[PDB]
Context: bound to proteins that are not shown
RNA sequence: AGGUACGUACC
RNA sequence: GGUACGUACC
Numbered sequence: 001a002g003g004u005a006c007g008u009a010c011c
Numbered sequence: 012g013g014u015a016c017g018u019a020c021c
Stems, first nucleotide, its partner, number of pairs: 002021010
Other pairs, nucleotide, nucleotide, family: none
C1' cells in the first nucleotide's frame, strides 16, 4: 500500500 | 447511501 472488524464524523 | 478520519488485527 491494500484487506477485515470496531469506532467516530461530515455531506 | 457516498466519503473521510482514528484504532486494533492481517
The RNA has 21 modelled nucleotides. Keywords: Innate immune pattern recognition receptor, RIG-I like helicase, dsRNA dependent ATPase, zinc-containing CTD domain, immune system. Uchikawa et al. published it in Mol.Cell in 2016: "Structural Analysis of dsRNA Binding to Anti-viral Pattern Recognition Receptors LGP2 and MDA5". Ions in the entry include magnesium and zinc. The depositors describe the entry as "Crystal structure of chicken MDA5 with 5'p 10-mer dsRNA and ADP-Mg2+ at 2.6 A resolution (orthorhombic form)". Method: X-ray diffraction, resolution 2.6 angstrom. The entry became public in 2016.